[PDB]
An RNA structure (tRNA-Lys (A-site)) from Mycoplasmoides pneumoniae M129, in which 30 nucleotides are resolved. Primary citation: Xue et al., Nat.Struct.Mol.Biol. (2025), "Structural insights into context-dependent inhibitory mechanisms of chloramphenicol in cells". Keywords: In situ, Ribosome, Chloramphenicol, cryo-ET, TRANSLATION. It was solved by cryo-electron microscopy to 3.2 angstroms. The organism belongs to Mycoplasmoides pneumoniae, within Bacteria. An Rfam search finds the family "tRNA" in it. Rfam describes the family as follows. Transfer RNA (tRNA) molecules are approximately 80 nucleotides in length. Rfam links the family to the GO term triplet codon-amino acid adaptor activity. It comes from the structure "Mycoplasma pneumoniae small ribosomal subunit in chloramphenicol-treated cells".
C1' cells in the first nucleotide's frame, strides 16, 4: 500500500 | 518495513476471538 508510523 | 484494515486456510455445530500465510507502494 486501503488506514495509522 | 511495522501494526491494523481485507483475502486465503487451520479451529469448531457454525461464528467471534485465536492461530498461521499472503497480496497489496
Nucleotide at each position: 500500500a486501503g488506514c495509522u508510523c | 518495513g511495522a501494526g491494523c484494515a481485507a483475502a486465503u486456510g487451520a479451529c469448531u455445530c457454525u461464528u467471534a476471538a485465536u492461530c498461521a500465510u499472503u497480496g497489496g507502494g